[PDB]
RNA sequence: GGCUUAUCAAGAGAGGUGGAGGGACUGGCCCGACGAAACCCGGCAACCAGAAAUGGUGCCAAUUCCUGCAGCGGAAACGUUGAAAGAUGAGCCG
Ligand code: SAM
Repeated sequence: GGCUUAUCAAGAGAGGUGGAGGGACUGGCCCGACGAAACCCGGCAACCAGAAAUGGUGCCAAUUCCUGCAGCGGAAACGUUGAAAGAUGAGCCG
C1' cells in the first nucleotide's frame, strides 16, 4: 500500500521550543505574525493488550467545517436521508 470491520454530533491549554503555513482531496468557507506545520509538556478518550496498576495507538477550531454521488420535498434558495470518500483502531493479504 490492498482487503475485512467498528467509530466519527461529545471531549481535550492564558505552557515551552519553532518561524508560514494549515483545515486529506474538489468547490466553498474558514484558521494563522494577537504566531501556521513539526517537536516537547499538558489534556481528552476508551479502539488493542492487561485481572487490575499500566502499556500500544489515536485525538485536542468549526458535525469528518460544508460540499462533490444518489433518493425524497421544494419553482428555486434550501432542507432531509442513504452512499461514496476520508480519518483512527483492530485482524488479515502481497
Ligand atoms: N482517536 C480519536 C478521538 O477522538 O479520540 C477518534 C478516531 S476515530 C473518530 C474513532 C476510532 O478511533 C474508534 O472507533 C477507535 O477504534 C479508534 N481509537 C483509537 N484510539 C482511541 C481512543 N483513545 N478513544 C476512542 N477511539 C480510539
Released in 2010, the model rests on X-ray diffraction data to a resolution of 2.4 angstrom.
Solved structure of RNA, 94 nucleotides shown.
On the sample the depositors note: the sequence is based on a naturally occuring sequence found in T. tengcongensis.
The model includes bound s-adenosylmethionine (SAM).
The work is reported in "Discrimination between Closely Related Cellular Metabolites by the SAM-I Riboswitch" (Montange et al., J.Mol.Biol., 2010).
Rfam match: SAM riboswitch aptamer (S box leader). Rfam's curators write: The SAM riboswitch is found upstream of a number of genes which code for proteins involved in methionine or cysteine biosynthesis in Gram-positive bacteria. The SAM riboswitch acts at the level of transcription termination control. On this family, see Grundy and Henkin, Mol Microbiol 1998: "The S box regulon: a new global transcription termination control system for methionine and cysteine biosynthesis genes in gram-positive bacteria". Clan: SAM clan.
The PDB entry is titled "Crystal structure of T. tencongensis SAM-I riboswitch variant A94G/U34 bound with SAM".